[PDB]
RNA sequence: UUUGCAGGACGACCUGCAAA
Numbered sequence: 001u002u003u004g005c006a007g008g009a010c011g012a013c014c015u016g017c018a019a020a
Stems, first nucleotide, its partner, number of pairs: 001020008
Other pairs, nucleotide, nucleotide, family: 011012tSS
């Protein structure tokens, strides 16, 4: 970085964990 999960009312943002 991407993906999944959790949380943040929601997410394409943020914070973590894991995996690739």